[PDB]
RNA sequence: GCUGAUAUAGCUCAGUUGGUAGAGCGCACCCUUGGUGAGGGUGAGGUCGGCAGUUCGAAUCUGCCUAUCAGCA
Numbered sequence: 001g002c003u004g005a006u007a008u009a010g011c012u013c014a015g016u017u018g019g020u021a022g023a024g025c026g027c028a029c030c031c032u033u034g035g036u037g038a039g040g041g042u043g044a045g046g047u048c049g050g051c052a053g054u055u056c057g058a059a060u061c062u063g064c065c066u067a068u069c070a071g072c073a
Base pairs, nucleotide, nucleotide: 002071003070004069007066010025012023028042029041030040031039050064
Other pairs, nucleotide, nucleotide, family: 001071tWW009010cHS009023tHH018057cWS022046tWH027043tWW033034tHS049065cWS051063cWW051064cWW054058tWH
C1' cells in the first nucleotide's frame, strides 16, 4: 500500500439509547507567606483525534484521513 480495532478536559477515565456533553485527582486569581502547604474564600474552560458532507439540531448514521497496534500485501 488494502481492511479490523483503539482515538472524548492536563491526566485518570462516567455515560448512550440522534439533540441544553459528568466525576474526582489536579488546576488559575485572591486573604495568608519572603514562596508554598493547609485553612477560610472565588469559579473557569469541552475545536468529542483531525479536514469535511448530510440533516430542524452533530461526540452517535456517512465519506475521507493522520499517529499507533494486529494480519501466509
Molecule: deacylated A/R-tRNA
Organism: Escherichia coli K-12